Background: RNA 23S, nucleotides 438 to 1110 from Spraguea lophii 42_110: 608 nucleotides with solved positions. Method: electron microscopy, resolution 2.79 angstrom. The entry became public in 2022. The reconstruction used 285,940 particles. The 2023 paper behind the entry is "CryoEM reveals that ribosomes in microsporidian spores are locked in a dimeric hibernating state". Entry title: Spraguea lophii ribosome. The entry has 71 different proteins, among them 60S ribosomal protein L27, 40S ribosomal protein S12 and 40S ribosomal protein S0. Rfam match: Archaeal large subunit ribosomal RNA. On this family, see Cannone et al., BMC Bioinformatics 2002: "The comparative RNA web (CRW) site: an online database of comparative sequence and structure information for ribosomal, intron, and other RNAs". Rfam links the family to the GO terms ribosome and structural constituent of ribosome.

[PDB]
Context: one part of a larger RNA, bound to proteins that are not shown
RNA sequence: ACCCGAAUGGAUCGGGCCCGUCUUGAAACACGGACCAAGGAGUGCACAUACACUGCAAGUUGAGCAGAGGAAGUCUGUGAGGCGUAGUGAAGACGGAAAGCAGUGUGAGUGCGACCCGAUAGACUUGUGAACUAUACCUUGUUGCUGUGAAGGCUGGCGAAAGCCAGCUGGAGGCGGCAAGCCGUAUUGAUCUGCAAAUCAUUGGCGUAAGCAGGGUAUAGGGGCGAAAGACCAAUCGAACAGUCUAGUUGCUGGUUCCCUCCGAAAUGUCUAUCAGGACAGCGCGCACGCAGAGAGAAGCAAGGUAGAGCAUGGGCCGGUAUCCUUAAGGAGACGGACGAACUGCGAAUGUGCUUUUCUUCUAUGCAAGCGUAGUGGGCGAGUUCUGGUAAGCAGGACUGGCGAAGAGGAAUGAACCUGGCACUGUGCUAAGGAACCCAAUGUCUGGACAGAGACCGAAAGAGGUAGGUGAAUAA
RNA sequence: AAUUCAUCUGCUCUGAAAAUUGAUGGCGCUUACCAGACAUCCGAUGCACAGUUAGCAGGUAGGAGGGCGUGUGUCUACUGGCGAAGGUACCGAGUGAUCGGUGGUGGAGGUAGAUGCAGAGCAGAUCUUGGU
Numbered sequence: 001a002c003c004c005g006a007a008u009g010g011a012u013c014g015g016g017c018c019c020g021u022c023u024u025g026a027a028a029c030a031c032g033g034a035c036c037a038a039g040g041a042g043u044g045c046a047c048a049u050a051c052a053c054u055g056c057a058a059g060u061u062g063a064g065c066a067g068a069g070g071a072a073g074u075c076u077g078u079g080a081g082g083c084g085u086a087g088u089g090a091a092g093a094c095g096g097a098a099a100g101c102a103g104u105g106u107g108a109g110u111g112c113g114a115c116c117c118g119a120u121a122g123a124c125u126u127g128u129g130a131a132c133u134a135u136a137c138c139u140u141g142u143u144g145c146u147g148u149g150a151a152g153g154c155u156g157g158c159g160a161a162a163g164c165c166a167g168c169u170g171g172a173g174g175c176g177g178c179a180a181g182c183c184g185u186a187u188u189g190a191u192c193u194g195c196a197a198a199u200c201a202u203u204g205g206c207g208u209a210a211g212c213a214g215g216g217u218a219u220a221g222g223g224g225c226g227a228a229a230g231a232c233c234a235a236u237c238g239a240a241c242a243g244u245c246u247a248g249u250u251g252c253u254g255g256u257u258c259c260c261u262c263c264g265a266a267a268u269g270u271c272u273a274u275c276a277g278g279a280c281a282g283c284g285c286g287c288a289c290g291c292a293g294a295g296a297g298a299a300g301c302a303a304g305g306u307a308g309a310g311c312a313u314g315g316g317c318c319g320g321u322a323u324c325c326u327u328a329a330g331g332a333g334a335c336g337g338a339c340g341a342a343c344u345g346c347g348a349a350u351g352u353g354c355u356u357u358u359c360u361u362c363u364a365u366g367c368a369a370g371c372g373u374a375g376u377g378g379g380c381g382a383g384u385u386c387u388g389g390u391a392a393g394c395a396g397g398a399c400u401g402g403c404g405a406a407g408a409g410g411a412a413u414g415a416a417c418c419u420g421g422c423a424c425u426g427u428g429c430u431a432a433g434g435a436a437c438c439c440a441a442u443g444u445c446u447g448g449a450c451a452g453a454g455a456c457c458g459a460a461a462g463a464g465g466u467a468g469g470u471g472a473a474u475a476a
Numbered sequence: 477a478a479u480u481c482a483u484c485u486g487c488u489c490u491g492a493a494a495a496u497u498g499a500u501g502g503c504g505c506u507u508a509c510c511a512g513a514c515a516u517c518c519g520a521u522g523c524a525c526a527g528u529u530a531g532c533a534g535g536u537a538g539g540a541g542g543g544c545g546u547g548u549g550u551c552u553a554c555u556g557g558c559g560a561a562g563g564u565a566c567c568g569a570g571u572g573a574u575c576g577g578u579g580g581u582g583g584a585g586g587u588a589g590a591u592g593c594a595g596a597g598c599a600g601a602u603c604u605u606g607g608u
Base pairs, nucleotide, nucleotide: 002016003015004014005013006012018033019032020031021030034608035607036606037605038604039603044112045111046110047109049107050106051105052104053103054102055101056100059083060082061081065077066076067075068074087094088093115255116254118252122245123244124243125242127241128240134219135218136217137216138215139214140213141212142211144178145177146176147175148173152169153168154167155166156165157164158163181206182205183204186202187201189200190199221237223233224232258543259542260541261540262539263538268281269280270279271278272277282376283375284373285372286371287370290367291366292363293362294361296360297359298356299355300354301353302352308346309344310343315339317337318336319335323332324331325330379403380402382400383399384398385397386396387395388394408419409418410417423528424527425526426525427524428523429522433518434517435516437502438501442515443514444513445512446511447510448509454505461490462489464488465487466486467485468484469483470482471481472480473479474478544597546594547593548592549591550590551589552588553587554586555585562581564579565578566577567576568575569574
C1' cells in the first nucleotide's frame, strides 16, 4: 500500500507477513515472476485384460467378395477362417467337473514423437571454405643521417736475418645511436552503457637485414600447417562449417488450464551394478457375494529371567581371633567388608499367548471374502527408556499419542507444549489461562522477605542478618 | 533476668567477567514479590437448546458421484432493419462454476431442449508472438 469483519456527522476499532514450487520444515538472507492481450501441455492406432451396458446362445461373427439400388449410406446372398462346446503328458499315447461369441464405452499395461520443453555427443554426403591467419614455389616493390674502423695497399724508422713499430689510404659486419616503418615491456595509467566485440597516451624493443609487403599458385577435416604455445585453418578449434538421419536419449530440473459433494494414506519389510530409481508385499478408494462379530474387561491356564535381592559353580579386591605349618620370616585360617553387559541358588510390576458368550459389556448409518487399480518406499518431534561419544538443535533402535495432511482459544512471539478436532446462523454456559493500567474481569486473610532483589535466571564451597524445630548445659 | 552451645528447616546474602542501547512482554510494583488458603467473575469453531439441511459434515498425495461453460453434427421448438452478435455502464437470480434483464454504441445475423464428434476452460514454464 491493500484485503476481510463491523460502524459514525466526525476522529476509526479488531484480525491478517507474497504468491507458485521442491522440502522433515518457507514471510524468508532458497529459486521463477515489471505490466496487459492472444496462443500454450495425458492424444491416435495395434494386442491381450477387468468392469458397466446390448443381441442371440451349444453356439457365435459387418472376412474378403458377388446380386439389387440416380449410391463413399442402406438391403440381400455366397462362404472361409477363428474362438467355444472337457482335459493330461517332452512325446509315443491316453481321456473323466464348470457358457460362450461378437460389439458400444470406461479404468489400466506394453510398443510407436507417446503429457509438454530441454544435453555434452555419434554417424552420413559425387555439399562448402586458405578474402582472416600458417607454410612452400613463381613475378614484383621498399635502405635516408651518423659512429666504430677488419682484409688488402703506400711511405718513414729499427733489425744480420726472420719480422717489429709509427702516420696515412681502404671500407667488412644476421656490429652501435637515430629517421620512415614494423612490433608490443611498463604505468597492473585512461576507457570498461567505449571512438573500438582489443582502441588511446606517455614510456619502451628492433630498424644494411634467419627484415617488411602486393598480386599469381599449391596443401582441406580424423585432414592441413606449425623456429612447438595444443598455436592457427573467415569475431568458432584438445577435431571447422552447411544440411540430414532426428521430434537422437534422459532413473535428472521446470511447467501441466472449471465448480460443489462424499471417503481418505505412506515415509516400513524382502530382492536388485542396488543407495536421487524399480518390482513384490503392507496401509486408500470403487464395485460388492454374503454375515454373529469386537484394537475393552473378567475367570481358569501357559511361557519369560529384566528392576530389586544375592555372591553356593566360574572370574576377582582389602583385612583377619583362636588354631595350624614352618620359620623364628612368612604362609593357611573356623570370618567380616567391597564387586561383573558376556557371574546366578531367588525373583516382581507392566507387557504376550490359549480356552470359555455354556461370561460381563457393546454392536447394522456396522463388518465384508473376491475382483480391478492409485499414491507411498528422504521423514521429523514429545513423553518414557536404551547404545556409541567429553558433549551437541549429534549419530542410531524400542513403545504410546502428534506435526506431516490440523484450524480455533491460551503460554507476549514459536510446526510439534496446555484446552480441545472445524458445514452455515441465533441465544445461553464452561475449559486452559486470566482479573491495578495497556486489555474483557479483583478483592480478602495469615506468615516470611530489603538485595537497583524477585516475579525470568549456574556449581563446589561458605559467613552475616532474620523466622522456626530438636537436644545439651547453667541460672542470682 | 534468663544466658551459652550443637545440629536441622524457610527466606535473603557471597561465590557471579563480553563486546550497537535494552528487556519478569511494557510501564511500573516494596500491601502488583515468596509460601499457605479463600471468594466469585471474565473468557473458544468445545458443551446445551433452537433454526436451515440427506445429515453422518477438518483434510495433502490419491480415488469416486453430480453439475457449469466452448467449436461443430442430426433432429424438435422459435427469433432479427419496428435493430442480431459483440462491446460498455447499472440492476436482479445461484453455495459456486456461471446465467438473465435495462439504457447508450454497433449495423447483420442468432438461440432454447434432447442427443453425436472433439485441436474443448490458464497466473506461472529465465514460456512464444505483438503492444505498453